The depositors describe the entry as "Human mitochondrial RNase Z with tRNA-His-CCA, SDR5C1/TRMT10C focus". This is an experimental structure of RNA (mt-tRNA-His-CCA) with a sequence from Homo sapiens, with 67 nucleotides shown. An Rfam search finds the family "tRNA" in it.

[PDB]
Context: bound to proteins that are not shown
RNA sequence: UAAAUAUAGUUUAA
RNA sequence: AAACAUCAGAUUGUGAAUCUGACAACAGAGGCUUACGACCCCUUAUUUACCCC
Numbered sequence: 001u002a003a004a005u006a007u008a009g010u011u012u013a014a
Numbered sequence: 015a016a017a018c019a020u021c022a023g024a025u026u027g028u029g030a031a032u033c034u035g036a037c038a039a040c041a042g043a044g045g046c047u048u049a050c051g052a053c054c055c056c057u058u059a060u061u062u063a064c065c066c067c
Stems, first nucleotide, its partner, number of pairs: 001063006009018004020036005041057002044054002
Other pairs, nucleotide, nucleotide, family: 007012tWH013040tWH024030tWS026030cWS043055cWW046052tWW047049tHS047050tHS
């Protein structure tokens, strides 16, 4: 600088 | 949207394997849109590349 991302108990699903 | 959990109450005759309540926020802020978890922005954080034209 760029791109993906981000479940405040946990995981799954969408 | 569920499953598993969490808190309070319970003297439970052995499904209390329950009942009555409490809690309910998909990072955050601001918007757009008939609305959408969509889309558009900014902040923070994570990971992987990359560090100056």
The entry is indexed under RNAseZ, ELAC2, mitochondria, tRNA, RNA BINDING PROTEIN. It was solved by electron microscopy to 1.9 angstroms. The reconstruction used 293,773 particles.